[PDB]
Context: bound to proteins that are not shown
RNA sequence: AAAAAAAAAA
RNA sequence: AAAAAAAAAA
RNA sequence: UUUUUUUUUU
RNA sequence: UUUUUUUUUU
Numbered sequence: 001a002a003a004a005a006a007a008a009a010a
Numbered sequence: 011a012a013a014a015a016a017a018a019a020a
Numbered sequence: 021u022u023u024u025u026u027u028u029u030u
Numbered sequence: 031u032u033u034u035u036u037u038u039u040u
Base pairs, nucleotide, nucleotide: 002028003027004026005025006024007023008022009021014036015035016034017033018032019031
């Protein structure tokens, strides 16, 4: 820095 | 689009 | 679209 | 920094 699963948001 | 938990990567 | 947790890639 | 899972925020 990009992605998957659970959560949460503008 | 930003963040937490688990995972994976350059 | 982001924050967080598990993981991976890089 | 991203792909994925859980979840949130918006």
Shown are 40 nucleotides from a PDB entry: RNA from Satellite tobacco mosaic virus. Method: X-ray diffraction, resolution 2.71 A. The entry became public in 2021. The PDB entry is titled "Crystallographic Structure of the Monoclinic Form of Satellite Tobacco Mosaic Virus". Crystals were grown by vapor diffusion, sitting drop at pH 6.5. The entry also contains Coat protein, not shown here.